TRANSFER RIBONUCLEIC ACID (YEAST, PHE): 76 nucleotides with solved positions. The entry also contains OF ELONGATION FACTOR TU (EF-TU), not shown here. Released in 1996, the model rests on X-ray crystallography data to a resolution of 2.7 angstroms. The PDB entry is titled "Phe-tRNA, elongation factoR EF-TU:GDPNP ternary complex". Rfam match: tRNA. A reference for the family is Hou (1993), "The tertiary structure of tRNA and the development of the genetic code", Trends Biochem Sci. By type it is a transfer RNA. Rfam's curators write: Transfer RNA (tRNA) molecules are approximately 80 nucleotides in length. Their secondary structure includes four short double-helical elements and three loops (D, anti-codon, and T loops). Further hydrogen bonds mediate the characteristic L-shaped molecular structure. tRNAs have two regions of fundamental functional importance: the anti-codon, which is responsible for specific mRNA codon recognition, and the 3' end, to which the tRNAs corresponding amino acid is attached (by aminoacyl-tRNA synthetases). tRNAs cope with the degeneracy of the genetic code in two manners: having more than one tRNA (with a specific anti-codon) for a particular amino acid; and 'wobble' base-pairing, i.e. permitting non-standard base-pairing at the 3rd anti-codon position.
[PDB]
RNA sequence: GCGGAUUUAGCUCAGUUGGGAGAGCGCCAGACUGAAGAUCUGGAGGUCCUGUGUUCGAUCCACAGAAUUCGCACCA
Numbered sequence: 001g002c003g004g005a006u007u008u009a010g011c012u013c014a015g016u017u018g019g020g021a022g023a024g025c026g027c028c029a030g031a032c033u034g035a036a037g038a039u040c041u042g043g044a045g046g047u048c049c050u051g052u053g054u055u056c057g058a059u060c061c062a063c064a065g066a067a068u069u070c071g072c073a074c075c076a
Stems, first nucleotide, its partner, number of pairs: 001072007008015001010025002013022001019056001027043004049065005
């Protein structure tokens, strides 16, 4: 150099076929308990990694970057 994966909530991961995201832990309120853990009701938290193309509209597609990974090539 080439080529594939992966990047989504504080953490770890699920979704998707363009109308725009969802859970476990994690937090919080109310209940219980001296408290904690388990249970129960709610509730909050994301430029969906980035640019551009396409499009009425891009988390998703296309094309381009980054970062991580993994093949392959090159060989003063």